[PDB]
Context: bound to proteins that are not shown
RNA sequence: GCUAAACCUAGCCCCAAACCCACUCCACCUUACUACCAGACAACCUUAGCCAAACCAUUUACCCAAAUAAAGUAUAGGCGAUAGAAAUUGAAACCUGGCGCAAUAGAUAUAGUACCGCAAGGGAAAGAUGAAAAAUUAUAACCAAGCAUAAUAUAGCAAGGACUAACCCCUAUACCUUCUGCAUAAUGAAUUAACUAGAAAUAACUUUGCAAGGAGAGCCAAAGCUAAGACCCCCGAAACCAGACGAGCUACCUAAGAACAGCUAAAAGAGCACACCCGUCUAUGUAGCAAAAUAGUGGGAAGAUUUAUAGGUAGAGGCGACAAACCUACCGAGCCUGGUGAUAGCUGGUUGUCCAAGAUAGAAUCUUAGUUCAACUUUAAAUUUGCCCACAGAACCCUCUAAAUCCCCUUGUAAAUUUAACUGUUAGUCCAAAGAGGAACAGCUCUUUGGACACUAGGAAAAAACCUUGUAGAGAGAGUAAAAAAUUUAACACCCAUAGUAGGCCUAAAAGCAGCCACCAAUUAAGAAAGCGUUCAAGCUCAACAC
RNA sequence: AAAAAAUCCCAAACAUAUAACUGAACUCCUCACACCCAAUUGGACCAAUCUAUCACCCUAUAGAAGAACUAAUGUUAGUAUAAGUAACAUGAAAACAUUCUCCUCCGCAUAAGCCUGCGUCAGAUUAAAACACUGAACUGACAAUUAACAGCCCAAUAUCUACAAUCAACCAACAAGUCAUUAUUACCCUCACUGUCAACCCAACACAGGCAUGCUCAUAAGGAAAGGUUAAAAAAAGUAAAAGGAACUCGGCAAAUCUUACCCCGCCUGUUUACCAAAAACAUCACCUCUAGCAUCACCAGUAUUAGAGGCACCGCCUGC
RNA sequence: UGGCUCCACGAGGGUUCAGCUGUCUCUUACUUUUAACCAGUGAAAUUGACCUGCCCGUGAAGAGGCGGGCAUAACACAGCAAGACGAGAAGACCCUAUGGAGCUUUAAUUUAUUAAUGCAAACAG
RNA sequence: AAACCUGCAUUAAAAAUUUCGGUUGGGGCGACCUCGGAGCAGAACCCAACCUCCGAGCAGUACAUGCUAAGACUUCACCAGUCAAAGCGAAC
RNA sequence: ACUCAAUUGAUCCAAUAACUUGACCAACGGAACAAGUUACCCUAGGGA
RNA sequence: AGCGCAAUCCUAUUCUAGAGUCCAUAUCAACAAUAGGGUUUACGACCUCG
RNA sequence: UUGGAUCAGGACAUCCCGAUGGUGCAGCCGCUAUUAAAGGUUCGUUUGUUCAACGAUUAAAGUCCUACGUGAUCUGAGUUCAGACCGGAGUAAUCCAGGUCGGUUUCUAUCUACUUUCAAAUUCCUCCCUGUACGAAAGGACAAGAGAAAUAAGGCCUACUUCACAAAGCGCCUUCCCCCGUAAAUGAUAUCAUCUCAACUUAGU
RNA sequence: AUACCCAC
RNA sequence: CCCACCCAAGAACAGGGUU
Repeated sequence: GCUAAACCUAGCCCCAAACCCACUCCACCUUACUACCAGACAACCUUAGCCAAACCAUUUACCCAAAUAAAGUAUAGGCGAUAGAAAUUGAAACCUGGCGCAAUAGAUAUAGUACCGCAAGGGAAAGAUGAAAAAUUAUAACCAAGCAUAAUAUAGCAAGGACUAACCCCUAUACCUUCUGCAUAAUGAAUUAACUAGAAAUAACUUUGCAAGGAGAGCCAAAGCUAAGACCCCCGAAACCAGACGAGCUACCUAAGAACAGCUAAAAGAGCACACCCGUCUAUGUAGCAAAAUAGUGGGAAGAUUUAUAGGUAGAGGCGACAAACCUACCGAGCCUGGUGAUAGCUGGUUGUCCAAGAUAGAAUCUUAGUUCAACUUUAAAUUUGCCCACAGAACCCUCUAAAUCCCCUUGUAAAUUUAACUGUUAGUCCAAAGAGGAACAGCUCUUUGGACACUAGGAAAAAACCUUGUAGAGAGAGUAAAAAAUUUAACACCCAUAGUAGGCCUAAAAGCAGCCACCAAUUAAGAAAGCGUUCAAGCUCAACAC
Repeated sequence: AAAAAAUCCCAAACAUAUAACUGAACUCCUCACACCCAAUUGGACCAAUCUAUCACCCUAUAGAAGAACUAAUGUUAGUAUAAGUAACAUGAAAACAUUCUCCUCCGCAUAAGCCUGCGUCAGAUUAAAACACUGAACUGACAAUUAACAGCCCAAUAUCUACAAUCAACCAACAAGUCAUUAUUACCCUCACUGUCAACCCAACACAGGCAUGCUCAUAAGGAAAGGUUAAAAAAAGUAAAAGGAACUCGGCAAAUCUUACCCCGCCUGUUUACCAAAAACAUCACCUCUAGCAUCACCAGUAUUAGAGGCACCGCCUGC
Repeated sequence: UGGCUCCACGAGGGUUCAGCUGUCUCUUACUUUUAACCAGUGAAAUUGACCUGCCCGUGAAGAGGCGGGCAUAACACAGCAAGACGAGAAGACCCUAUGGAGCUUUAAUUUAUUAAUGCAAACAG
Repeated sequence: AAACCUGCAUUAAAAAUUUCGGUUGGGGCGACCUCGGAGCAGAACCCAACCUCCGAGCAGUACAUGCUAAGACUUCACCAGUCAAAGCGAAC
Repeated sequence: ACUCAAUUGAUCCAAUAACUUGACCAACGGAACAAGUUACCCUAGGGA
Repeated sequence: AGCGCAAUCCUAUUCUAGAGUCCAUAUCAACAAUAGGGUUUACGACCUCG
Repeated sequence: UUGGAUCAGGACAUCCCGAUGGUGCAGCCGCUAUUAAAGGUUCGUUUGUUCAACGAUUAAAGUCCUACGUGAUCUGAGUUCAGACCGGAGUAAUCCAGGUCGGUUUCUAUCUACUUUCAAAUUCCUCCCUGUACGAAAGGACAAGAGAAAUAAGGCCUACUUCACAAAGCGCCUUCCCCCGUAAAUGAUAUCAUCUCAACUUAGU
Repeated sequence: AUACCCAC
Repeated sequence: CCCACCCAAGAACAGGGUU
């Protein structure tokens, strides 16, 4: 300030009472709603299945005519899920109502109309002034998202602490759900308004009445009995069955029709090629012109051809030149209605405030996506020990060998067991430690012990599992906890060497150095040679002597 | 006693002023304390509604229950976002008389279907996917399609109906075919009723699809691809191209030109997955196997040279026999 | 009974001669549609909120949002398709259900149904 | 004589109903599912799935292997399982 | 209260005058009795 | 997409055996070790496939 | 899960071009190592087929990473499927990582990023030096310069060609820096020596 | 290094 | 300057020229 927003009836629901409508004229079973000719056509026959039994195969409640009681008893039953009487007992009963609904409610209903489907069948939406509209000179404004008034100024889950100040500075990884762990780029949400999801009783507990009795027949009772309060959700399959509706699309068939230029040819399931039918390839198109088309290019085109009209075969089926094709644009079994609120150990959802306690042993199972029991957890009640732990005590083996554990007086402390009533959880993950998997260093998988996380904050850069620290508020006080990586690495000798001998063996010869037996020795002092280089020698350095 | 990977190294820096300081939701201090775990469990309060009774500018105490929605690809309705995006449309001039340019693979009629659906007049009118004053394929009122054409037929009872069609004459056939009365009896009344329009149907639409027959075979009839502008990219459809001519590519797909010789499979014509497979699959003459000795709704108004259920796929050849 | 040969034929699957050409070497020009702009009319999928940057590192293992650096007035229009594990589906991959269905059989349970026989019944003889 | 019809029974035909047990990445081929022992948690108990290896699904002796009855253990639940004084009655 | 590490099997039912007995129910806490195949597949899901 | 220290493979050094007529180190290199990279890994001493 | 088309970014563990040691380096040409990522890294065919051989070349036809790097840009095959046969298995239905034929995904760009780094060029061959250095010959170079060609980048229409008031290539024109490995002098620690993570000097440092 | 770029 | 026109400038916008 536009779009809008608001209203109170229309009518309906559940009972009671009472037993309901159905010929103005005309037309209506043939193609219904069509004035007016020879027909014979006739109705009747157990429901099944989903589902429950955690499969399923016998089986699995369905008013059958008096409420209560007998009684969930006798019986039935893969004697299991469940099913379930009778004898007997005897009841009051005043329709004109509402701790029902108020236009997304209550019937679908303003209407079985519009609309959708060949048909059976499916199935809506909405209306809002005033006593007077024969006062529209009205019924005033304020309020969802969406907009407009009025576009935007670095930087960042858009906020918070703040601030003189919008921003600038500092701090901070959206919500729900599913998993050990989601900022997660795992699931869901454009947004606004309305609607949409915990129904029950045996017991127990609590609060009243009465009390060895209770109760307005029945039933229970060794303090019970009667009454009240208080606990058990929503949406979603593919399926199965019964009864209807469908062959105007399409598959095949019946009756009686129609179409097929020209050319070559021949009396052709021939050739070429229009109309026509078909749909090979490419491109365009992909919410398109089209829930399968357009353009070009193609196959056939006198035949097993194409096509108009009427009829026929129907789902436990039809039809089929078998493609598991087609049977009215999602047919390995059509569609519609009903059983049906089918079922689903699966997916998703499950609405006001605040506080409290609260996590990880297992066993069975057509069982590991579940459930029952136990453990654990919660509440209430009763009771008296519980935890920590001094000695003492718990095995020999295959030889020996760890950390420990059980038990357990003191002591510190306040828990523990039992009874009653039930829900929920139950692969956890990673870290430290010891191990297991053919005697496998890590990694993987799996046990054991302890911690942490699914509970807060600080610190290691960001950080579920490491460290620090937990019991919850406010302050513009204070003291502390953990808490910042270190390290920069390679010089080097100087001098000298003549000789008893090529020490012998073996080897072409191998000499200090191819191999080996031996290891003496002149000179101040030198290995019967420590490495190199020679086929072998030669050459070298070093040790030694002085320096 | 060594070192190296792929978007871009990665805080900035600093050898020398006496180890204290910094640091939590732990602790203390001022004050107040039920006031930070999943599933689950135990509590304490409470919105709105109706009822009993109060209350009388919206409250109290109890009872009762369709009793509380930031979430179910929840249901319905409103409105954003993508977005003023995709897309959509009208040949030219003009006196709005007319004329010109261009297309025609269409046209006219019947059948079927549809049911008044561009005739006239008026409208506070006002959305056909643009427009619109006469605006109009909107609403209302008025008007209309006149039978010869077509439809709607028929006294009875018996009795008749071997020989196609194709220019029907030749010929040739098989698949063997689409057309006929008489006797007797009865009967001489007459022109009623209905269909008749359109720019039309079936596809959710004023849909580039579907749609039988007779004529026209390019029209004597029916129409308009361009709203205006600009000349970008990308994309689509064509046209033209030096020299080379498959060197492209899974493949000579497309396009051009008109193009030979083989191999594999199937004989052939034909048939199928309507909407991704048109084939090597199915069918097919031919061949083979199996079953049946028979008539009053199929087979069949048949009878073993027949009918049915199947295999295989002509023919020819070798072989089983 | 099996195995071959072969006439034609095929939108069948391969190969090839020759020719052909923008298929390519290596693209180019032009026309039309589209396009862009002005005018009229006016969708859809989509969407938690967004004030929507880059490089390294880290993390539920692939960062616009976290850490450390860098970069950074605000706004349309036209292109592009690297990212937003882009949007709408489907296919596929194994696994699960004491969930379905189709088909097949020497899976189990039956012969109701149908047919053929036996027997009783029934009749006549 | 028969035929039809009906009941019952036996055969085939056809049809109806229902289901696919777990474990080893999948499949083929195989193995496995209960109980006892070891590696196997070194010292109370329990506890390493998978994996590795050997067994068990009896037999023999009794014939009071009769009847009863305190208090306990227990394979982590239940079910089931195990020990047992005294007493009665027998044996020695 | 036999030796022996294990040496075993519930309920229903059936048999039996009664005492007692009956499953490689070995898938061994056992359903009285049911196999293949789906690439024609469908639904609910969860992973990758 | 991802799973740091055992095994295995590769590369580069280290070791100085061994080849290269003589000669470690012109080239090249065993048994191993050390660094970096890739791959494999708890059970049918079966076979294949993802 | 992988090829191809397009466009590529990056690493250096260098295939080529460049610089420098060693060599059993005479010279060309090899081998080996250090240094260097500015630039470049071809076209075809399938018999020994899907990135393996083969053909012709090249200065060389590098190893890799990037979600096959890249499918809202494109395409082929495999994982494999609705049809169908061949071989194998099964009573059958049906199955097989097997052989073969045929065979549908679509997307109108909301956000980020990006849309002229506006500008430095590489390589080969011939010739020259030169038949020179080298070597017994055979053979046979560097460095320096000239010329020519190709590719890439950036432009142009005078001619040629596709074509015509123009666009365009098949045409024409222009193209300019270094590289850090090592080699030497002086000279101490360690009065020699020694290129010096010693003070210093030089070469392109 | 140099060149290119530069009015309103 | 820039109404408008033109362009070797250009999708729009912008830009150059208009003696």
Overview
The RNA (16S mitochondrial rRNA, DNA (30-MER),16S mitochondrial rRNA) from Homo sapiens has 1415 modelled nucleotides. Among the 56 different proteins in the entry, which are not shown, are Mitochondrial assembly of ribosomal large subunit protein 1, MIEF1 upstream open reading frame protein, 5-methylcytosine rRNA methyltransferase NSUN4 and Growth arrest and DNA damage-inducible proteins-interacting protein 1. An Rfam search finds the family "Bacterial large subunit ribosomal RNA" in it. The PDB entry is titled "State B of the human mitoribosomal large subunit assembly intermediate". The entry is indexed under mitoribosome, assembly intermediate, large subunit, LSU, mt-LSU, RIBOSOME. Released in 2021, the model rests on electron microscopy data to a resolution of 3.1 A.